[PDB]
RNA sequence: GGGCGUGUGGCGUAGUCG
RNA sequence: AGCGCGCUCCCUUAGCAUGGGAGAGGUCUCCGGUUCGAUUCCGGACUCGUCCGCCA
Numbered sequence: 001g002g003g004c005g006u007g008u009g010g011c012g013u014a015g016u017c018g
Numbered sequence: 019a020g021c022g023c024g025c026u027c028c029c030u031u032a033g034c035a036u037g038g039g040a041g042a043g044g045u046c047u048c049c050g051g052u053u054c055g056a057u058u059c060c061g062g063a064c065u066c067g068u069c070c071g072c073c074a
Stems, first nucleotide, its partner, number of pairs: 001070005007064001010023004018054001025041005047063005
Other pairs, nucleotide, nucleotide, family: 008014tWH009010cHS009021tHH014019tWS015046tWW015057tWS017053tWS017055tWS019044tWS024042cWW030036cWW052056tWH053055tHS
């Protein structure tokens, strides 16, 4: 430099558009 | 946007200090569009974590 994924309360963590 | 942990209060303790009950707490990383309404769909940016990369 490039690719891939990640981001929740003071902290960790759950989320099929309600 | 629910729980658990921190602690706000109250109750509760012969110790070798607990438990119980109501609390506060988020601009769901941010910015735009779609929708009727995006944590949720999409596009961009930031951030973090992985992987591969110079020569003789």
Shown are 74 nucleotides from a PDB entry: RNA (A-site Ala aminoacyl-tRNA) from Saccharomyces cerevisiae. Rfam match: tRNA. Rfam describes the family as follows. Transfer RNA (tRNA) molecules are approximately 80 nucleotides in length. Rfam links the family to the GO term triplet codon-amino acid adaptor activity. The family's RNA type in Rfam is transfer RNA. Clan: tRNA clan. The entry has 49 different proteins, among them 60S ribosomal protein L28, 60S ribosomal protein L8-A and 60S ribosomal protein L41-A. The structure was determined by electron microscopy at 2.6 angstroms resolution and released in 2023. It comes from the structure "Yeast RQC complex in state F". The work is reported in "Molecular basis of eIF5A-dependent CAT tailing in eukaryotic ribosome-associated quality control" (Tesina et al., Mol.Cell, 2023). The reconstruction used 74,128 particles.